[PDB]
RNA sequence: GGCAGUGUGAGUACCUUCACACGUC
Numbered sequence: 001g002g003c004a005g006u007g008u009g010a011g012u013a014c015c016u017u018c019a020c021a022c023g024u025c
Base pairs, nucleotide, nucleotide: 002024003023005022006021007020008019009018010017
C1' cells in the first nucleotide's frame, strides 16, 4: 500500500534519548 505496531544499533541505559529498518496482504 490495505493498516499499523515494532525490531535493532550506540550509550547515559534497560522505566531517557537519537537514527534506520521491518511486519502485514